[PDB]
Context: bound to proteins that are not shown
RNA sequence: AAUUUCUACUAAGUGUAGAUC
Numbered sequence: 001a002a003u004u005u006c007u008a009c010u011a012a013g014u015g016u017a018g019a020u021c
Base pairs, nucleotide, nucleotide: 005019006018007017008016009015
Other pairs, nucleotide, nucleotide, family: 001010tHS002010tWH002015tHS003007tWH003008tWH004020cWW011016cSS
C1' cells in the first nucleotide's frame, strides 16, 4: 500500500486473491 469498484493484501515487483449493479 497500487484497483472499474469494494475488501483483504504486497502475493516476488507498477501488482495478488475473491467478489463486483
An RNA structure, in which 21 nucleotides are resolved.
The entry is indexed under HYDROLASE.
The 2016 paper behind the entry is "The crystal structure of Cpf1 in complex with CRISPR RNA".
It was solved together with Cpf1.
It comes from the structure "Structure of Cpf1/RNA Complex".